Shown are 30 nucleotides from a PDB entry: RNA with a sequence from Mus musculus. NCBI's taxonomy places the organism under Eukaryota, Metazoa, Dipnotetrapodomorpha, Rodentia, Mus. The entry also contains Interferon-induced helicase C domain-containing protein 1, not shown here. Released in 2025, the model rests on cryo-EM data to a resolution of 3.35 A. The reconstruction used 547,562 particles. The entry also models zinc ions.

Context: bound to proteins that are not shown
C1' cells in the first nucleotide's frame, strides 16, 4: 500500500 | 418487524 472475511451502528426511501 | 440503497466504525487473516 493492496486484497479477502466477519460483526455492529446510523441515515434516507418503501412496505 | 421486513426490503433496498448509502455511509461509518471495529475485529481477524493474507500479499
Nucleotide at each position: 500500500u493492496c486484497c479477502a472475511u466477519g460483526c455492529g451502528c446510523a441515515u434516507g426511501a418503501c412496505g